[PDB]
Context: one part of a larger RNA, bound to proteins that are not shown
RNA sequence: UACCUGGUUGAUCCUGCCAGUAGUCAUAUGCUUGUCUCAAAGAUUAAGCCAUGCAUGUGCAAGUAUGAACCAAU
RNA sequence: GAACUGUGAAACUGCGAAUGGCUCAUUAAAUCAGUUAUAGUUUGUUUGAUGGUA
RNA sequence: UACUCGGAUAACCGUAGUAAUUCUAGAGCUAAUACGUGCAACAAACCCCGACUUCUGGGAGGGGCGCAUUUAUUAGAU
RNA sequence: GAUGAUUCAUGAUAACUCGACGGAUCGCACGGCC
RNA sequence: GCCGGCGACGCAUCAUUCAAAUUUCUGCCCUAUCAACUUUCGAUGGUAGGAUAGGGGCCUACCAUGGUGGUGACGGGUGACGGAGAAUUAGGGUUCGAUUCCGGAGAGGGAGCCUGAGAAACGGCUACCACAUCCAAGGAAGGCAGCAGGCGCGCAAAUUACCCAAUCCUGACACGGGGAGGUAGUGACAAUAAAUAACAAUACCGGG
RNA sequence: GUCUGGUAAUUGGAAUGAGUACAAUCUAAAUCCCUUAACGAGGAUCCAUUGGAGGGCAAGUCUGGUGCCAGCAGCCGCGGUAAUUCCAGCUCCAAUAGCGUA
RNA sequence: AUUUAAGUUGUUGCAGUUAAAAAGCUCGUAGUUGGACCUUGGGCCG
RNA sequence: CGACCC
RNA sequence: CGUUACUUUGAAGAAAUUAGAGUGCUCAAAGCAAGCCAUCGCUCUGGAUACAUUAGCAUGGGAUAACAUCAUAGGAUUCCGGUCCUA
RNA sequence: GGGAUCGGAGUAAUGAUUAAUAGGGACAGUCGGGGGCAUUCGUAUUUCAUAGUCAGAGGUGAAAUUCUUGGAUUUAUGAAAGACGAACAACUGCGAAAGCAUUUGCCAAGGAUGUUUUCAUUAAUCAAGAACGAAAGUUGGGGGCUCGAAGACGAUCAGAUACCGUCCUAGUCUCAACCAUAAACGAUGCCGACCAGGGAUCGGCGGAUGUUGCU
RNA sequence: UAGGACUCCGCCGGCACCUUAUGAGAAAUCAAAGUCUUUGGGUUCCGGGGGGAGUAUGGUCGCAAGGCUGAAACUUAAAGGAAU
Numbered sequence: 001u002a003c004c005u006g007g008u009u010g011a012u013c014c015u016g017c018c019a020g021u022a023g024u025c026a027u028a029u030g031c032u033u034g035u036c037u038c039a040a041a042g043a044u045u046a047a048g049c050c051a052u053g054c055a056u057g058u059g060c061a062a063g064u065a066u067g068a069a070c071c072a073a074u
Numbered sequence: 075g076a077a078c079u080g081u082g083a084a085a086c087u088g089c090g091a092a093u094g095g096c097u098c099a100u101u102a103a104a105u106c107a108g109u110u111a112u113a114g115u116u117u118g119u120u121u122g123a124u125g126g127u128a
Numbered sequence: 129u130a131c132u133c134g135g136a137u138a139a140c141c142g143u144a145g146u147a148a149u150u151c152u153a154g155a156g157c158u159a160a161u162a163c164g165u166g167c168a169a170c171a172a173a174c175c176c177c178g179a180c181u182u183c184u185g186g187g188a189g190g191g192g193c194g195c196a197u198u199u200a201u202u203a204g205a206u
Numbered sequence: 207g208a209u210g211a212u213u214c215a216u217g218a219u220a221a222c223u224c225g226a227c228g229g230a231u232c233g234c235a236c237g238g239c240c
Numbered sequence: 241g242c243c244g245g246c247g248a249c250g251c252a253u254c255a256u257u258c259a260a261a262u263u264u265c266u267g268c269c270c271u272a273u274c275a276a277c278u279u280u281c282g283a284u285g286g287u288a289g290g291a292u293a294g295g296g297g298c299c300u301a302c303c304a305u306g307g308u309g310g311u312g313a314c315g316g317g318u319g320a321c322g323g324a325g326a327a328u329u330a331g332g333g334u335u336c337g338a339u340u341c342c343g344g345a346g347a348g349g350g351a352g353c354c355u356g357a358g359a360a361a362c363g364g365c366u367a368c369c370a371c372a373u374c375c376a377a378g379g380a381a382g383g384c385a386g387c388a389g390g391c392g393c394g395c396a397a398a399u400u401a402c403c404c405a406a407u408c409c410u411g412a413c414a415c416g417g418g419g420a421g422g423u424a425g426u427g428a429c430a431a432u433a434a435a436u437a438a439c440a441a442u443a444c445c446g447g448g
Numbered sequence: 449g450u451c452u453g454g455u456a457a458u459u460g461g462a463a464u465g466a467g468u469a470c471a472a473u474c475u476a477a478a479u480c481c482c483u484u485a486a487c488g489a490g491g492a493u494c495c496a497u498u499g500g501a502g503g504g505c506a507a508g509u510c511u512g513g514u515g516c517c518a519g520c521a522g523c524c525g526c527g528g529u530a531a532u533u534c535c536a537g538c539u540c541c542a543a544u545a546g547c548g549u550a
Numbered sequence: 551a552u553u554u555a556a557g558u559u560g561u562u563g564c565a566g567u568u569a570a571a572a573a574g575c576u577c578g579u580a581g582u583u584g585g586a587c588c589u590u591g592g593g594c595c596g
Numbered sequence: 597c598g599a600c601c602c
Numbered sequence: 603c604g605u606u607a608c609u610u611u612g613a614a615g616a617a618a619u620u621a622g623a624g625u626g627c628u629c630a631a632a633g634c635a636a637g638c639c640a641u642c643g644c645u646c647u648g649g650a651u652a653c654a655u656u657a658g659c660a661u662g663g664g665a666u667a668a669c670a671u672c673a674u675a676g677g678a679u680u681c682c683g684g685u686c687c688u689a
Numbered sequence: 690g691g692g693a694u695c696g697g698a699g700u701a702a703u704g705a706u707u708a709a710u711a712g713g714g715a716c717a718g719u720c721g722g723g724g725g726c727a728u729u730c731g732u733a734u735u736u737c738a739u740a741g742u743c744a745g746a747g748g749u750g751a752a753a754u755u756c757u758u759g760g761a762u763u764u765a766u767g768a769a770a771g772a773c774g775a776a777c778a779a780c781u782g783c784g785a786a787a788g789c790a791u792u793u794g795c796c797a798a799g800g801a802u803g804u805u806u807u808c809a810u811u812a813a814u815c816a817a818g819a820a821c822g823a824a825a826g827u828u829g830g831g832g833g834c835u836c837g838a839a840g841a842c843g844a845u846c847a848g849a850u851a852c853c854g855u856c857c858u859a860g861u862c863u864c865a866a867c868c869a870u871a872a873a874c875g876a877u878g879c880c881g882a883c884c885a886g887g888g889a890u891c892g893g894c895g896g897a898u899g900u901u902g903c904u
Numbered sequence: 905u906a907g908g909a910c911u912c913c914g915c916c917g918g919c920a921c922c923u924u925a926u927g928a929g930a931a932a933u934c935a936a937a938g939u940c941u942u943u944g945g946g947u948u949c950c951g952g953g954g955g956g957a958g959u960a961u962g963g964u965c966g967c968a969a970g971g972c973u974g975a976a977a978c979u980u981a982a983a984g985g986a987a988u
Base pairs, nucleotide, nucleotide: 004020005019006018007017010988012986013985014984022553023552024551027550028549029548030547031546035433037431041426042393048391049390050389052388053387054386057089058088063086064085069081070080087412096346097345098344106267107266108265111262112261115260116259121255122254123253124252125251129230133164134163140156143153144152145151174192175191176190177189180186181185194227195225196223198221199220200219201218202217203216207214229249231248232247233246234245237243238242239241269317270316271315276308277307278306283305284304285303286302287301288300289299290298321343322342323341325336326335327334328333348369349368351366352365353364371382373380374379399424401423402422403421407420408418409417410416439460440459441458442456443455444454445453446452447451465494467487468486469484471483497543498542499541500540501539502524503523508538510537511536512535513534519526520525557943564951566949567932568931572948574821576819577818581814582813583812586706591602592601593600595598604669605668606667607666608663609662611660612659620652621651624634625633636645637644638643679699680698681697682696683695684694685693686692687691688690711811712808713807714806716803717802720799724796725795726794727793730774731773734770735769736768737767738766739765740764745756746755782789783788826867827866828865829864830863831862836860840856841855842854843853878947879946880945882939883938885923886922887921890918891917892916893915894914895913896912897911899910900909901908903907927934928933953980954979955978962973963972964971965970
Other pairs, nucleotide, nucleotide, family: 006503cSS008015tWH008983cWH009011tHS011987cWW014569tWS015983tWW016982tHS017981tWS020505tHS032428tWH032545tWS036432cWW037631tWS038430cWW039429tHS040427tHS044396tWS045393cWS045394cWS045397tHH046392tSS047097cHS051389tHS051400tWW054419tHS058411tSS059063cWH059086tWH061233cSS062247tSS063160cSS064159cSS065082tWS065083tHH067082tHS071079cWW074075cSS084139cSS085138cSS086160tWS088411tWS092356tHS092358cWS095347cWW099345tWS102318tWH104268tWH106322tSS108657tWS109264cWW110263cWW113209cWS114262tWS115293cSS117258cWW119257cWW120256cWW126170tWS126171tWS128168tHS130166tWS130167cWW135162cWW136160tWH137159tWH138158tWH139157tWH141155cWW142154cWH146148tHS147379tWS148379tWS160162tHS161249tWS165230tWH173193tWW178188tHS179187tHS197222cWW204215tHS209211tHS236244cWS261294tWS272313tWH273961cWW274314cWW275309tWS275310tWH275312tHS276313tWS279283cHS282285cWH282303tWH283306tWS284306cSS286297cWH297302cWH324337tHS324617cWS331563cWH332561cWS332562cWS341616cWS346385tSS350367cWH354361tWH355359tWH356358tHS361364tHS362365tHS370383cWW375378tWS384388cWH386419cSS387419cSS388400cSS394396tHS394397tHS398425cWS402476tWS403405cHS404420tWH405422cWS406421tWS412413cSS423477tWS423478tWS428545tWS432630cSS433629cWS436496cWH437462cWW438461cWW448450cWW462490tWH463492tWH464489tWH466488tHS469485tHS470484tHS472482cWW473481cWS474480tHS475477tHS475478tHS489490cSS496544tWS500507tWS504522cWH505522tWW506541cSS514517cWS514531tWH516528cSS517527tHS518527tHS518531tWW521523tHS521524tHS525533tWS559952tHH560952tWH565571tWS565950cWW570951cSS573948tHS575785cSS575820cWW578817tHS579816tWH580815tWS594599cWW596597cWS610661cWW613658cWW622650tHS627631tWH633635cSS634648tSS635647tWW673705tWS674676cSS676677cHS708809tWS709810tWH718801cWW719800tWW721798cWW722781cWW723797cWW728792cWW729791cWW732772cWW733771cWW741763cWW743744cHS743760tWS744757tWS744760tHS745761tSS747754tHS748753tHS749751tHS753843cSS753854tWS754855tSS779790tWW784787tHS786821tWS801892tSS802893tSS822869tWS822873cWS823870tWH825868tWS826968cWS827967cWS835861cWW837859tHS838858tWH839857tWS844852cWH845849tWS846848tHS849851cHS867967cHS868969tWS875877tWS877937cWH884936tWW888920cWW889919cWW924935tWH925927cHS926935cWW929931tHS929932tHS930985tSS931986tSS933937tWS936938tHS953982tWS956977tHS957976tHH958959cHS958974tWS959975tWH960974tHS966968tHS966969tHS
C1' cells in the first nucleotide's frame, strides 16, 4: 500500500473455482495476563417467568393548626 | 391576659406522577428522513398585553 | 350581609368489623385559596320601543347592552 | 388594517344560553390626610 | 374616619413560548414458482349530516362507478423498528445499523376507560384470555422490555453496593426527592501509553 | 599489533518501578490515579506467552519414539522402519502482553 | 458471520465460435436508443 | 477581463 | 403570457460520529480546553471550518438532450366601425 | 373620456430547413431449385397379362432363412399403381429460419440494380403478444411402390435381446387437426461506423471491344 | 443495326475463397473473433467451479408423447478448453 500465492498437467498456456493471506465500535471460546489511561457489558435464543429490596413525591413571609406537639414568653 | 407568639408533625387543599428509564415484539410508502402545510386544530405552564352594564 | 355569606369534612377523638391489604362501617369536633352561594366601585357611548310635543324633527320614560356562547343580517372603500 | 390568496382581522346590529367567567384569598411594610 | 405601597395566589381573553395532532412531495431489502387487486359489510368520488380539538369514508344516509397495477399493484418473506450512523473501502462499491442522539411503538396478549392541559397511561383503573401469589377457603392481591438480583433459555453478557457532591429534572419548593444520573465493584468487548533491564571491566569470538 | 563490534547464570558497582506503605492529596464518604517518607532486584525465580518450523509462509532435510497405526493436514499433502509434516527433546521463526480457534 | 482479496456480479469494469453461456427464425407493444440543420462573426471601449 | 457597437 | 432535464451560485440539510483549525491531558487514545513573571487580574481568551446523496426553495447559463408544438401562421399592426360596462 | 367584446378596410422579405452512401413508397428492365394452385414429363421399382427357356435363383467374408419343373431367376412387349425428380449440380442460386432441383400456365410476393420519382425521420433492438418452424410422434380419412422402428426367423458369437441376412407391423406418401423439438451450427443475435491486399464467382448497371451456324 | 454469345475495364449488392499482421486471441484461429486497463456507437437474450439437474415441486400448454418455466438438500477439488 490501486498487491496476490499454493492446488487440475509428463510438461505448457488458459478458464475456473477450492485453499491461503488482511480487517471488523464482531460475537463466542481457548491459552496467557505485570503497570497506566479509556471503556462495552442478558440485544441475538425467551416482548420467556419472576422471590426480595429500591426506582415519585412535594411547603414558601405569602391557602388551611388549638396535636391533649416542641422551644421561648406569660 | 390575651383571636391567632414562634417552630411545626399530621391532615385537607394545590401540583406532580403523560418526563425520565427500559425494550425492539408488531410494523415494508407504513414507521422514518429531508422538505412542506394548518387559510384544518388543541396547547396546564412561561412572557407580554387586556378585563366596566351580575 | 358586603366593615365580608352558608353547610360540610379531614387531621384529632373513640366505638368497631375482618385472617388479611394505604380493606372497611358508625359516633363526636373544627378550617379554607376545598365546596357552595352572593353584593360585584361607578360611567359614557350605542340600539330598540316609545307617552307627549309641533312636528322631515324634539322628546320624557321603558327595555337591551360586561366577557364568553350560538345563529343571522350588515360594514370592512378605493 | 393584513396576506400570494379569505365572505380575513375587526366593527355594528338582532337575538340566544337554565354560562363552573367578571377576586367573600394570603404575606410584608404600614404611611398620608382627618 | 377616609385614603395608601411592595408582593403572593387565583379567574377569563388574545398574543407568545413549550408542543402535539394531522398533513405535501420524494425516497426502502428479497420475492412473479405472487398478475391481477379493492368494492355484500367504504372500495374511489359526490351531496347532506353526525362525530372530533380540528381536515377527511372518520362514520351515517342517498348517489355515481370508480381507485391501484410489469414505472410490479395485490400477496408472500425478513433471524425487518426508521434515521443520524458502523465496518471495510484507489475510485466506484459491499455488508451492517437491538443499544446511550432524533423519531416511532410497547409495558404478558387483546380490549375499554377515569382523571387530567396533556394518557386510550399500565411502578392508574375495568374486563376477558394465559400464567400466577396469600387464604382462617368466606375472600384478597397481581404485571422487573426501570435498578439490582433470581430461574429458564442459550455460544453468549456484571453488585440484590454507595450517593444526590456533579448534570439536570420535578414539587407549595434556595431547603424535599430523583436505581434519571453519578461513584465504587465485576469486567483481556474494544482502545491508549508502557516494564520484564542498562552500563562498565575481564575472558572469548571477532572483525576493522 | 593497534583500533572498533558482538558474545559469558563471569565479575562489579550504579538506575528504577512492580509491590509494600507513613502521610498528604483524591473523594458526598470512601477508593484508584498523580505526589511522596521508610522498604522494595542478580539466575535482577520480580522466571512472557500464543502459535508455528515441507510449500503457500518466516523458521531444522537435528536427535529419540511410532511405523498407512497413532496422528497431523484450512489446501496441496505427510505417516508402510532414514518421518524436514505425527508424538517428544533441542534449536530456530512470527507476533508480543498478548496470541490461537469457530 | 461479514468486508477485502473479487475485473469470481463487472455502472466505472467481466463473459457468451471451441472453456459456462446467442432464444430455431421472424414480426411486434411497452422499455431503451435515435442523422444533419436555425445568431454568427467583427471591432470598440475595456 | 465586463460592457458596447456593427 | 413553452416547459423539463443538465449545470452554476445561494439558503437549508440537528448534535454526536467523520474530515479538519487551535491547544505539550508528561506522550497517546483523548478532552475542549486553556494561556499570560505570579496578575485581588488580564487575553472582548478559545470553544473555527469543511462535508452532508436524493427530493424541495431560490439565482445565473442554454452548449447538450427530452417532451409539446411546428402553412386555416391564415400571423400581426394602423384607420374606420358595432355592442356592453363605467368617469 | 376610459375599459371590455365583436367586425370592415389598410401593413410586412406574408409564414413551410434540406433531402441522410437513414427509412418507407412509386416506376423500369431484369433475376431466382422463394411460395401456392393446376398441368406435363422421366426412367426405375412392384404387380398383372402375353410370349420364350429350363434348374437353379437369391443373399454373404462364408452360409443359412426364402423363392423354384404348379416355371423360380433371366429375356421381350404392354398396362396399372405408388413413390422418387439421377446425370447437369458447383467452395453456385433463392428463402426469416425450417427449407427449396421434371415441364408449362396462372396467382400473389421478394432482393439487388437503375432513377434529376415521391414522403420527410416515418428509424434500431425489443418484455407483453404473435407467425412460421426438419425428422420423429399423435387423432381420423385416403394411399400404401420402395424402404422400414417393433416383431418373427436365419446366421455370427463364450454369450449376441446387436452389428450381417430374410420376411415384414407402425411408419415412410397425401388431406384435416395437433405437436414445437434437433449438433434447428457459422456451435458466432440484430442495427451502424471505420480499418489490408488480391483474384474468382452470382445478380444488375455503365463503358470499351472485335469475332459470331446469330437474328 | 440494336441486342444476344464471348472478351476487357469499372460501380453497387450477395454467397464465398486466397495471402498477410500493422491487430486480436489461452491458443486453435479470426480480415473479423480487429479498432479493449489508451477499457463507453445502440439494443435484445443469456453465463458465474463440477455434479445433483433440466431432476423434484408448483404453474402453464398439449389428446398423448411431451413442451415452456424451474429448485433445493446433499456431494465434490477439481471438471473443462487450446496447444506440446
Description: The depositors describe the entry as "CryoEM structure of wheat 40S ribosomal subunit, body domain". Solved structure of RNA from Triticum aestivum, 988 nucleotides shown. The structure was determined by cryo-EM at 2.34 angstroms resolution and released in 2023. Keywords: small ribosomal subunit, wheat, eukaryotes, 40S, ribosome. The sample was in a buffer at pH 7.5. An Rfam search finds the family "Eukaryotic small subunit ribosomal RNA" in it. For this family Rfam cites "The comparative RNA web (CRW) site: an online database of comparative sequence and structure information for ribosomal, intron, and other RNAs" (Cannone et al., BMC Bioinformatics, 2002). Rfam 15.1 lists 75,755 matches to the family in 2,556 species. Its family is annotated with structural constituent of ribosome and ribosome in the Gene Ontology. The entry also models zinc, magnesium and potassium ions. Taxonomically the source falls in Triticum (Eukaryota, Viridiplantae, Embryophyta, Poales). The entry has 20 different proteins, among them 40S ribosomal protein S23, S5 DRBM domain-containing protein and Small ribosomal subunit protein uS8c.